The RNA with a sequence from Human immunodeficiency virus 1 has 103 modelled nucleotides.
The work is reported in "The three-way junction structure of the HIV-1 PBS-segment binds host enzyme important for viral infectivity" (Song et al., Nucleic Acids Res., 2021).
Rfam match: HIV primer binding site (PBS). From the family's description: This family consists of several, structured HIV primer binding sites (PBSs). tRNA(3)(Lys) binds to the PBS to initiate reverse transcription. Gene Ontology term of the family: tRNA binding.
The PDB entry is titled "Solution structure of the HIV-1 PBS-segment".
The entry is indexed under Primer binding site, reverse transcription, RNA.
[PDB]
RNA sequence: GGCUCUGGUAACUAGAGAUCCCUCAGACCCUUUUAGUCAGUGUGGAAAAUCUCUAGCAGUGGCGCCCGAACAGGGACUUGAAAGCGAAAGUAAAGCCAGAGCC
Numbered sequence: 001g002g003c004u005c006u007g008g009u010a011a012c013u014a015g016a017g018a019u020c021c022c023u024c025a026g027a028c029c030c031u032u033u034u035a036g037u038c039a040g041u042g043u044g045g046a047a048a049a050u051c052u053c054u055a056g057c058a059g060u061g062g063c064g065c066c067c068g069a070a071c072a073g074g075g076a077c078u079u080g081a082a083a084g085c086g087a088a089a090g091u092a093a094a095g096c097c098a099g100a101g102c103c
Base pairs, nucleotide, nucleotide: 001103002102003101004100005099006098007097008096009095012056013055014054015053016052017051018050019049020045021044022042024040026038027037028036058091060089063086064085065075066074067073077084078083
Other pairs, nucleotide, nucleotide, family: 057092cWW060088cWW061088cWW062087cWW068069tHS068072cWW
């Protein structure tokens, strides 16, 4: 580096904004050692983390028109040529983690 089996799972890359830090002023609050909050105005900055949006793929069943045999299937349309629907739902692939065997 390769193959098989058993279970789990959406991150990643690019762009934008905010949270994170500084100065000034006002209000409220009585046990001893150490520790508060609300509103207004001005300008930039780095490290790390977090939330939202866009760009990332592959088609099924049912409905629309027809035919018989209920759960499946096929057909039809646009000269000398060229590409061709609507709403909702689920998953796989490109990957990762744990255990075992072989080269």